[PDB]
Method: X-ray diffraction, resolution 1.85 angstrom. The entry became public in 2011. M-box Riboswitch RNA from Bacillus subtilis: 161 nucleotides with solved positions. Rfam match: M-box riboswitch aptamer (ykoK leader). Rfam's curators write: M-box riboswitch, also know as ykoK leader is described as a metaloregulatory RNA that sense divalent metals and function as a genetic control element of genes related to divalent metal transport in bacteria. It was first reported upstream of the B.subtilis ykoK gene and genes with related functions in other bacteria. Rfam links the family to the GO terms response to magnesium ion and regulation of gene expression. Rfam 15.1 lists 1,095 matches to the family in 932 species. Primary citation: Ramesh et al., J.Mol.Biol. (2011), "Insights into Metalloregulation by M-box Riboswitch RNAs via Structural Analysis of Manganese-Bound Complexes". Lineage of the source: Bacteria > Bacillati > Bacillota > Caryophanales > Bacillus. Crystals were grown from: 10%MPD, 40mM sodium cacodylate, 12mM Spermine .4HCl,20mM KCl, 50mM Ammonium sulfate, 5mM MnCl2, pH 7.2, VAPOR DIFFUSION, temperature 293K. The entry is indexed under manganese-RNA complex, RNA.
RNA sequence: GGGCUUCGUUAGGUGAGGCUCCUGUAUGGAGAUACGCUGCUGCCCAAAAAUGUCCAAAGACGCCAAUGGGUCAACAGAAAUCAUCGACAUAAGGUGAUUUUUAAUGCAGCUGGAUGCUUGUCCUAUGCCAUACAGUGCUAAAGCUCUACGAUUGAAGCCCA
Numbered sequence: 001g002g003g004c005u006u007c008g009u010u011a012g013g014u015g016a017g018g019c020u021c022c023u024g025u026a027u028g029g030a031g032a033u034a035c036g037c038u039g040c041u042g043c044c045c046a047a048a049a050a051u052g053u054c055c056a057a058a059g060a061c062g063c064c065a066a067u068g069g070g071u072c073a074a075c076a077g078a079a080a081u082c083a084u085c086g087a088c089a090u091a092a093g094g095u096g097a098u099u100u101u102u103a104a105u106g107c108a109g110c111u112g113g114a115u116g117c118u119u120g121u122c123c124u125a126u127g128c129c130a131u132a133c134a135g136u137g138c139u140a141a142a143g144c145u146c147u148a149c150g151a152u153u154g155a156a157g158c159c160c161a
Base pairs, nucleotide, nucleotide: 001160002159003158004157005156006155007154008149009148010092012145013144014143017139018138019137022135023134024133025132026131027130028129029128036110037109038108039107040106041104042071043070044069045068046067051062052061053060054059077101078100079099080098081097082096083095084094085093112123113122
C1' cells in the first nucleotide's frame, strides 16, 4: 500500500463516577446595618419542533413558552489544562480531576442585649457558611444492554506485496 476480522450511537434501560435545592444530626465559624429572611425592579437559568451549527448514524449543542428557580447557580449559566466517553485518535457535545468565573455587591421592609451617634470588647435567635454521616431529589455520551439507523474518519490484530 491492497485486504480480512474487529472497533459507532447521546431512542430506551442499567449505573463506574459525580451533584445536594431541600430534611435530620454533629463540629467549627462570621454573626441582629457588610450576616440572614422578605418583597419589588433588572438580570440569569431549565422543553420539543422548526431553524443555525456539528455529525457516518444516532443524536448533540445554540435558540425558545408557560411555570418555577436563582442572582453564594442540585437538577439547569461560563472558561483553562489534563483524564475519560464520542471507532486509538476524534465533531457536536457528555463525564471527572484541578483551578476559576458570571446573573442590580440595586431599592425597600424586618434586622437581639444595645443607643441620636461613635471606639473597642463580650454574649447571641433565626438562618447562613465550611466539613461529615444519613435521608430526599438528581446527573451520568465509564462499563454493560438494547433500538432504529450507520463510517465519507481510520485504529488493533493478522494476511498479501